Solved structure of RNA, together with DNA, 107 nucleotides shown. Primary citation: Chen et al., Science (2023), "Structural visualization of transcription initiation in action". The entry has 15 different proteins, among them DNA-directed RNA polymerase II subunit RPB4, DNA-directed RNA polymerase subunit and General transcription factor IIF subunit 2. The entry is indexed under transcribing complex, de novo transcription initiation, early elongation complex (EEC), TRANSCRIPTION. The sample was in a buffer at pH 7.9.
[PDB]
Context: bound to proteins that are not shown
RNA sequence: UCAACUUCAG
DNA sequence: CCGTAGGCACGTCTGCTCGGCTCGAAGTACCTGAAGTTGATGAAGAAGAACTCA
DNA sequence: TGAGTTCTTCTTCA
DNA sequence: TACTTCGAGCCGAGCAGACGTGCCTACGG
Numbered sequence: 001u002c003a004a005c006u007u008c009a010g
Numbered sequence: 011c012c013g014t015a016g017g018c019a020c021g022t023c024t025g026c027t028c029g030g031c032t033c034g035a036a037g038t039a040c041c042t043g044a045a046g047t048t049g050a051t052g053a054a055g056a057a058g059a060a061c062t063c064a
Numbered sequence: 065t066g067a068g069t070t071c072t073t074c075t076t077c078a
Numbered sequence: 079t080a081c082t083t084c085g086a087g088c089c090g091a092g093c094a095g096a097c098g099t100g101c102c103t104a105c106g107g
Base pairs, nucleotide, nucleotide: 001050002049003048004047005046006045007044008043011107012106015103016102017101018100019099020098021097022096023095024094025093026092027091028090029089031087032086033085034084035083036082037081038080051078052077053076054075055074056073057072058071059070060069061068063066064065
């Protein structure tokens, strides 16, 4: 850098 | 007149398509934001360098 | 001194 | 997880058409 994940906001 | 034979037609069977029902495969599943965190390859083949070595 | 063996490292591949 | 949607299979079911048994007629010996 981009994909993924999770956690949050209303 | 007497049976026979042939043809016509009602029933039966087959088929033909059509419809009608079950079922199995495909696309959809809110809007906005803010973080951090991780992984993007490891195994074989070839080539080269070195040392001892002979 | 120059051949041969070994090890390692660097570049494809599933 | 519905969940509504397509297509498709298979089936099956009925309806229609065609073939065949049996009666009626015509036609002769």